The RNA (23S ribosomal RNA, nucleotides 2045 to 2920) from Staphylococcus aureus has 876 modelled nucleotides.
It holds a match to the Rfam family "Bacterial large subunit ribosomal RNA". For this family Rfam cites "The comparative RNA web (CRW) site: an online database of comparative sequence and structure information for ribosomal, intron, and other RNAs" (Cannone et al., BMC Bioinformatics, 2002).
The PDB entry is titled "Erythromycin Resistant Staphylococcus aureus 50S ribosome (delta R88 A89 uL22) in complex with erythromycin".
The sample was in a buffer at pH 7.6.
It was solved by electron microscopy to 2.3 angstrom.
Context: one part of a larger RNA, bound to proteins that are not shown
RNA sequence: AUAGUACCUGUGAAGAUGCAGGUUACCCGCGACAGGACGGAAAGACCCCGUGGAGCUUUACUGUAGCCUGAUAUUGAAAUUCGGCACAGCUUGUACAGGAUAGGUAGGAGCCUUUGAAACGUGAGCGCUAGCUUACGUGGAGGCGCUGGUGGGAUACUACCCUAGCUGUGUUGGCUUUCUAACCCGCACCACUUAUCGUGGUGGGAGACAGUGUCAGGCGGGCAGUUUGACUGGGGCGGUCGCCUCCUAAAAGGUAACGGAGGCGCUCAAAGGUUCCCUCAGAAUGGUUGGAAAUCAUUCAUAGAGUGUAAAGGCAUAAGGGAGCUUGACUGCGAGACCUACAAGUCGAGCAGGGUCGAAAGACGGACUUAGUGAUCCGGUGGUUCCGCAUGGAAGGGCCAUCGCUCAACGGAUAAAAGCUACCCCGGGGAUAACAGGCUUAUCUCCCCCAAGAGUUCACAUCGACGGGGAGGUUUGGCACCUCGAUGUCGGCUCAUCGCAUCCUGGGGCUGUAGUCGGUCCCAAGGGUUGGGCUGUUCGCCCAUUAAAGCGGUACGCGAGCUGGGUUCAGAACGUCGUGAGACAGUUCGGUCCCUAUCCGUCGUGGGCGUAGGAAAUUUGAGAGGAGCUGUCCUUAGUACGAGAGGACCGGGAUGGACAUACCUCUGGUGUACCAGUUGUCGUGCCAACGGCAUAGCUGGGUAGCUAUGUGUGGACGGGAUAAGUGCUGAAAGCAUCUAAGCAUGAAGCCCCCCUCAAGAUGAGAUUUCCCAACUUCGGUUAUAAGAUCCCUCAAAGAUGAUGAGGUUAAUAGGUUCGAGGUGGAAGCAUGGUGACAUGUGGAGCUGACGAAUACUAAUCGAUCGAAGACUUAAU
Numbered sequence: 001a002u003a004g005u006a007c008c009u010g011u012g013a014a015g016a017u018g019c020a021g022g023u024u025a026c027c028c029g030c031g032a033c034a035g036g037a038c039g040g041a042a043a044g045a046c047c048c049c050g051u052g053g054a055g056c057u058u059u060a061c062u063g064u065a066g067c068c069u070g071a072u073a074u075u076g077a078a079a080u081u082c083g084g085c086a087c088a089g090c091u092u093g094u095a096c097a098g099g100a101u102a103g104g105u106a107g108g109a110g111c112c113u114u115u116g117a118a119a120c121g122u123g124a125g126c127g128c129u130a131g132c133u134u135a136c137g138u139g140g141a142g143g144c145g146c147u148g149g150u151g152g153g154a155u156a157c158u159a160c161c162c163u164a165g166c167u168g169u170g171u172u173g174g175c176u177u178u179c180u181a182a183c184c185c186g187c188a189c190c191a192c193u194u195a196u197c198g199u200g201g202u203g204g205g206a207g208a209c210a211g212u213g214u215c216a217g218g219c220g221g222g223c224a225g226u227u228u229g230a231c232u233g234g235g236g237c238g239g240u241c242g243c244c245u246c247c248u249a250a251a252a253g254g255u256a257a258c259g260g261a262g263g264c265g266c267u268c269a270a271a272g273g274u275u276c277c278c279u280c281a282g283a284a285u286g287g288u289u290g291g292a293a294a295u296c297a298u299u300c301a302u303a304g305a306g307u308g309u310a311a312a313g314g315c316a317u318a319a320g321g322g323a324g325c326u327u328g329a330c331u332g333c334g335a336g337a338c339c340u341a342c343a344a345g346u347c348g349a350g351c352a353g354g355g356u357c358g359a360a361a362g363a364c365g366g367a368c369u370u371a372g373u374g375a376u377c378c379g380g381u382g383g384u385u386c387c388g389c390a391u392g393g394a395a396g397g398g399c400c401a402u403c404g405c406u407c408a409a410c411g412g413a414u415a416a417a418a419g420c421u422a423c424c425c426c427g428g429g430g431a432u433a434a435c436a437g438g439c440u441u442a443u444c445u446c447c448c449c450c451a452a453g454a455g456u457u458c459a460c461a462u463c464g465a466c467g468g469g470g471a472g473g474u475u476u477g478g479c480a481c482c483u484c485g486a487u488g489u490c491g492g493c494u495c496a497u498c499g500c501a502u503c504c505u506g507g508g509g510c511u512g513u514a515g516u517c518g519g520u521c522c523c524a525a526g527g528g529u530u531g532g533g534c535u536g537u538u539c540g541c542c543c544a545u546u547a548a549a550g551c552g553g554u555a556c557g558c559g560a561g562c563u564g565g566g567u568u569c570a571g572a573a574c575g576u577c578g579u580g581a582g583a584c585a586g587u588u589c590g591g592u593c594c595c596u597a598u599c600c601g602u603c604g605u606g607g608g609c610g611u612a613g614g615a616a617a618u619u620u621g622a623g624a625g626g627a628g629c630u631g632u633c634c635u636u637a638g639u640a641c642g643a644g645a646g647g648a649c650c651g652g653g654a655u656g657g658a659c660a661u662a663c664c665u666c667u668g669g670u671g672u673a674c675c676a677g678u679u680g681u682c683g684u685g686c687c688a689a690c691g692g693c694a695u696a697g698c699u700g701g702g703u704a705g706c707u708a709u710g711u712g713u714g715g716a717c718g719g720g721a722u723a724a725g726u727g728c729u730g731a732a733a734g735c736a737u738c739u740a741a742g743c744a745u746g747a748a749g750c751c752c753c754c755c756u757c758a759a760g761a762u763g764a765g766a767u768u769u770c771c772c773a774a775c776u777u778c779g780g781u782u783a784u785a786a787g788a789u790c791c792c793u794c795a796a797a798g799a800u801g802a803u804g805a806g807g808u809u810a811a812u813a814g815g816u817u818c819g820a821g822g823u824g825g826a827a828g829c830a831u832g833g834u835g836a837c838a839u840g841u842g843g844a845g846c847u848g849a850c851g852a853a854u855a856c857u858a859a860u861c862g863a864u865c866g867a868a869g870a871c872u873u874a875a876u
Stems, first nucleotide, its partner, number of pairs: 003017001006023005026608008035600003039595002047429004052425002054421004060226005066219009076179004081174004087168001089166001107157001110144001112142001124133001185204001187203006229241003238258001242264006265410001266308001268366001273325006280304001282300005306315001309372001311370003330353004336347003342411001355364003378404007386397002436483001437481001438479003442476001444472006453463002489566002491563003495557001496554005503528003506523006530544005571589004575584003609760001613771007623757004629657007641646001659714005667708004674701005679694006718752003726744003772869001774782001787865004791807005812858003815854005821847003828841005
Other pairs, nucleotide, nucleotide, family: 002018cWW011016tWH014437cSS014438cSS030799tWS034597tWS037560tWH046433cWW048432cWS051413tWH058060cWH058579cWS061221tWH065220tHS075208tWS075210cHH080175cWW084170tWH085169tWW092163cWS094095tHS095097cHS096150tWS096151cWS097102cWH098148cWS102103tHS102153tWH103155tWS105159tWS108145tSS108156tHS109145tSS113141tWS117140tWS117142tSS117143cSS121137cWW123134cWW145156cHS180208tWH181208tWH182207tHS183206cWW184205cWH193197cHH220222cHS227418cWH228419cWH231258cWH245311tSS248257tHS249256tHH250255tWW262310cSS263371tSS265373tWS265408tHS267271tWS267367cWW270327tWH270329tWH279318tWH287295cWW303305cHS305318tWW307314cWW314319tWS317319cWH324357tSS328354cWH328364cWS331365cWH332365cWH334349tHS335348tHS339344tWW351365tWH358361tHS373408cWH374412tSS375407tWW377415tWH388395cWW389393tWH414416cWH419581tSS421423cHS432484tHS433484tWH435487cWW441442cHS441443tHS441473tWS443473cWW443475cWW450466cWW451464tWS451465tHS452464tHS454459cHS455461tHS458512tWW459463tHS459464tWS472474cHS473475cHS480481cHS487555tWS488489cHS488559tWS488593tWW494558cWW500525tHS502504cHS503525tWH504547cSS513517tHS514645cWW515640cWS515646tSS523723cSS524748tWS527629tSS528548tSS529549tSS529550cWH535539tHS536566cSS545549tWH546548tHS558561cHS564593tWS570591tHS578580tHS605801tSS610764tWS614786tSS620759tWH621758tWS621761tHS622758tHS631716cWH638639cHS638647tWS639648tWH640647tHS642644tHS658715cWW664707tHS664708tWH666710cWS671704tHS702703cWS702848tWS703849cHH708709tSS708710tHS717753cWW721749cWW722747tWH724746tHS725745cWW729739tWH729741tWS730740tHS731737tWH732736tWH739741cWH759761cSS759765tHS760762cHS771785cSS773778tHS773868tHS775781cWW776779tHS776780cWS778780cHS783868tWH784867tWH786866tHS795797tHS797802tWS798801tHS806859tSS810855tHS810859tHS811856tWH812855tHH824844tHS825842tSS826844tHS827842tHH833835tHS
C1' cells in the first nucleotide's frame, strides 16, 4: 500500500490479524469501552556524528574602530643657553716613586728637536721653599714617555682635560622665555538683518602651542573574522599517536584488540680497519690479608663468562680479551636480488681510480646483527664547464656538496590557533547511548552435597565454618540485536489477571512437642489478604487494628482511562567550582498533559437466513459463567494434661465483620407541573386576592418513582475420586515390607451438589396443541387457513429497536367521580379586638406520578405477509 483483518503456544530483525501447529468462530447492523493495531499528530528537541552553523566568553590565533605618545607640513620674529668654529687650548690640587714630592687621563718604546728642550734675574698655577709641565736674551742638548716607576695610576707627541675664568666668528643645529601679522576662540559689541546660523569691522583671549594631513611606536574582546585533532566495546575524564625487539601467531612469510612484556630519539678517534697473540665465570680446594667471598694458586667447569646500549637470534671462523701500525668511518659505478599500494627502505659479488695492515695469499666502501629520526617549499654557506639582459660586468637563477630552525597528532592542513551554550539551529543515525524488550547470569534471590563443629552426651531436633553443585531471570550490571521520517519517564488513582518459592484459613510427619503453645518439614493457590501520621518519595519508621496484614510477573501491568507531587525546559536565589561566559546535579520558589474509535477486541442489544410442512407455548441440557472468606460467645469441661500456673482435642450449640444479591414495609435522602409561610419589584384601574422575575427567589414539609447509611437472603453442608500421610493383607527375597498384584481411610484443593445463561449444540434436539388447495408433476397460480405484522392507546419495559399491557364483543391512556396519602385550617360571612391579629362556620380547602369505578374523548374503515410434510433403504 491492497484487504474476505480471530485466539493460544511457539517461530522470526530476539514483542505477529497476515508464518507453523492447534483451539474457536452462522451473515449484517446499532449503542457503549478503550487493551492492541509498537494507533494518529511533529524527516527526535535527549545522545553521538558533520574538518555543518549561529550567540556569548577569555591571559585562544589574527586583526581592528578608537586612545596615548612622537617626527614632519601648515609654521613666523627677537633674545637666553650649548654642539658644528664654541678656536688651540692651558693648568694647578697633591704624592713614599719619574729626577727635582705631576692634572681623573685617553691614542701612545716614540715623536718636538736651526717651526728653542731642564735650573740661576724673571713668568703662567702656587706651596709643607725641593723646584715637575711650560717661556726665551746673557746661559743651552734635551726635558720625558704607556715601561723603567720605595709608587696605585700617571704630565714625550697627542683627544687633551675635570680643577678653572676665558675673545667672537660665515653661519648652522638643540634648551627656555618674550613677541606678534599666519591659525584658532559654542567671545564681547556693532551692521547685513527680516535673522543669536553665517558674513564683515572694532576690542579682548590664546598663539606658532592647538587643530588637521602623512609616517612611526605602543595599548586596544569595545568590535570583527576564525580555530579549538583523532582512536575510543556510546561519548566524556583517563590513556595513547613515530621507530626497535620478544610472545600472542596456529613448525614458510604475513596476521588484530584500550592484548601481555620491555627499550630508542644515541655513543665511540678507538668501542673503527688490518697483523699477531690470548681465553669462561661459578665451584670448592687455602691460605697474609680474609667481607665466609675483594688479590693470589691447582683442577672441573660449556658459555651459566663476556659481548657500549632493550630483547631475540648468533659468537671459541671467536663476533669475547690484549698488543703493534694505521684511518677503507675513500672517489665513481654497480649485474642481480629482498621488501613494497606509492613515496621510501635493504643487501650486493664485481669493475676502474688511488690507499692502509700484513712476509705473502689476501682483508678493509664504519662498530656481532636488527632502533638512534622528518618529505616538500623557503632561507643561508662554498665550488661550477652551465644560463640569462643588446654587449661586458655585478647581483641573480640552475647543477654538485653542505647547513638552519619545528613539524613527536612523528606521510608533515602553510613550519600561526582556547572555551560555554539549560536561548539554540540544520543535515543525519537505532552505523551510537538513556526506558522497555532480547542473549548472558559475574552480581542478586532461592535450593542442594560434604560435614568439622555448636547443641550437657547426642552433626542431622535445631544451627552449619571452610569448600563443592545447581535452578530462576524480579536486582546492580555486561552486550549493543528491533525501534532516533518519536516504542510516554517515576510514584499515586481506577480496573484487573496469572504463578507459587503459602501471610491467614485446611490437612499431616518429626520435635530438645507435659498442656497451652510453639519450631521445622511435607501437601495444597479455593477464597481472603485494614485504616492512618511523617514521606515526592519507590523504600523506610511509627500509631492502632486484623485470622492474616505474603513474595513476584504481566512494556519495573494499566496517562488514545485520570492526576502531574517527582525530574527537566526557558526565570530567580544560596553554597561550591571556574579569570570568565557558565557549570554541579548539591539544594530552593515557580512553571501549558492533544486526539469526533476504521479493524481486531470487550460489554450489551437488534435484523436476515438456517434447522425436510407452517405456527403458539412449555422444555431437555452438550457446554459456559458465577459462588467459594472468617471470627467471638455458651456447653462438652476447669474435664484430659499439669507440682502448680495454667488448660484441651473431639463434638454440639447462638450471634457477628467483610463481600455479593434482591427490595422500599420500617429509618432516612431526593422529590424544578404537591401544600403552606415570606422579602423586593412590575402589572391586573383601586382594596383584597392573583400572576410575572429574583438559583425552583428564600424558607418548612413532602406522595409516586429512584435509592443506602435501611430492610431480607446467601456462603462453614453433603457425596465421589485423590495429594501428603496413616494403614490391612502380601510376595519378589521361607523372614520383614503400606505395593508389585489387591482392600481401606484420607484435605478449604478436582468433579458433582447450589444459582444463572444456554439446540447458530449447522450434531441445529424433545413434548402438547392448532392449521391444511379449487385448478394442481398441488411445482406455479390467484388464492387463502393456523399465525404474525403494518398502524394506533400505553408501561411492570425501554438509547433506538426489542419486551410486555390493550385496540369498541374494549377500562390501554386521558378526563370525570370517589378514595389513599401529603400539606395543615381555603374563600366568603359573622364575632371579638382601636389595630396588628385571633376565633367559629370546618381535620377546612387544595392536591403530579398511587388505587377503584364510569366509555365522556381517542385507540377507526382497512391493507399486507403467510404452508402445500422430498428422495433412498429396512421394517410394517